[PDB]
Context: bound to proteins that are not shown
């Protein structure tokens, strides 16, 4: 960073987080 699974909470006026397994 991506792929699959799980959890919780909040917000904007122009790209969410937490967590388990694998590289």
């Nucleotide at each position: 960073g991506g792929c699959a699974g799980a959890u919780u909470a909040c917000a904007a006026u122009u790209c969410u987080a937490u967590u388990u397994g694998c590289c």
About this RNA: Primary citation: Loughlin et al., Mol. Cell (2019), "The Solution Structure of FUS Bound to RNA Reveals a Bipartite Mode of RNA Recognition with Both Sequence and Shape Specificity". An RNA structure with a sequence from Homo sapiens, in which 23 nucleotides are resolved. NMR data were recorded at pH 6.5 and 303 K. The entry also contains RNA-binding protein FUS, not shown here. The depositors describe the entry as "Solution structure of FUS-RRM bound to stem-loop RNA". Keywords: RNA, RNA recognition motif, RRM, RNA BINDING PROTEIN. It was solved by solution-state NMR.